[PDB]
Molecule: 4.5 S RNA
Organism: Escherichia coli
Parts: sequence; structure tokens; C1' cells
RNA sequence: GGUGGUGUUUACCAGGUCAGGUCCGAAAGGAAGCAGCCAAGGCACUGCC
Repeated sequence: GGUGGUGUUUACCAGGUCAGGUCCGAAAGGAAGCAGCCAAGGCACUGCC
């Protein structure tokens, strides 16, 4: 390094979902999406290859 495990860490910066809120729409309904979470990354310990 690959691929697993465990601890820890990480506001936004073309991952996913999306409470709450916003947007468009007369309506029916569309849209984007924060925190959260998931995932992913970082710092380490570790099994295997």
C1' cells in the first nucleotide's frame, strides 16, 4: 500500500439521506438543502495479503 477490525477525530468547499426552515406553484405538487445521521477522510493500534 490493498483489504478488514477497533479507538479517536472532522462546520461549508460538485457522497447519501434529510428533522427543522427556505424556494417555486392558485393547487396538485415540484426544488435546493443546514444540523443530525450514514458514508467518507484524518490520527493512531491491529489481522490478513